THF riboswitch: 89 nucleotides with solved positions. Trausch and Batey published it in Chem.Biol. in 2014: "A Disconnect between High-Affinity Binding and Efficient Regulation by Antifolates and Purines in the Tetrahydrofolate Riboswitch". The PDB entry is titled "Structure of the THF riboswitch". Crystallisation conditions: 2,4-methyl-pentanediol, spermine, sodium cacodylate, sodium chloride, dithiothreitol, pH 7.0, VAPOR DIFFUSION, HANGING DROP, temperature 303K. Sample source: T7 in vitro transcribed. It was solved by X-ray diffraction to 2.1 angstroms. An Rfam search finds the family "THF (Tetrahydrofolate) riboswitch aptamer" in it. Rfam 15.1 lists 747 matches to the family in 747 species. From the family's description: Tetrahydrofolate (THF) riboswitch was first reported for Ames et al. as an RNA motif in 5' untranslated (5'-UTR)regions of folate transport and biosynthesis genes in Firmicutes genomes. Rfam links the family to the GO term tetrahydrofolate metabolic process.
RNA sequence: GGAGAGUAGAUGAUUCGCGUUAAGUGUGUGUGAAUGGGAUGUCGUCACACAACGAAGCGAGAGCGCGGUGAAUCAUUGCAUCCGCUCCA
Ligand code: FFO
Numbered sequence: 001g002g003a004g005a006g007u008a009g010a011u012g013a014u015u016c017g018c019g020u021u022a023a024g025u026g027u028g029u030g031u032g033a034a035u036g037g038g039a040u041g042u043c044g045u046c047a048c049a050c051a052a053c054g055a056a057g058c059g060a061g062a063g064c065g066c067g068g069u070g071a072a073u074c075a076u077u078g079c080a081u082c083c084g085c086u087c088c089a
Base pairs, nucleotide, nucleotide: 001088002087003086004085009077010076011075012074013073014072015071016070017069018067019066020065027051028050029049030048031047032046033045037083038082039081040080041079057064058063
C1' cells in the first nucleotide's frame, strides 16, 4: 500500500402479542442517553417533556381484516475521523 472482520440501526418473512374504547407508529421543538476492539461523533439511533395532526372495521363463532403496531427468531443489509486486530503485498 491492498483486501477483510466487527457498532447503533434498517428492510423483509414467520410466530406470539398489543391497539382498533386509538394506544402504538409517524411529525415538530426542547432536553438528555447509548452507539464495530479503544477514543470521538451526527444531517444516523433511542428515551422523555411540550406541541400539531391522522385511522377500518367486521363475523353467530373459531376467527377475518385494518395499524408507517411491540417483541422474539431468521434472512438480507450495516460506522464517519482516527487508532487497534486479521490476511495479502
Ligand atoms: N400518525 C399520526 N399521529 N399522524 C399521522 O398524520 C399519521 N399518518 C401516518 C400513519 N400514522 C400517523 C404516518 N405519516 C407517509 C408519509 C407520512 C406518514 C406515513 C406515510 C408516506 O407514505 N411517505 C412516502 C412518500 C413520500 C412523501 O411524500 O412523504 C414514503 O416516504 O415512502 C398519516 O398518514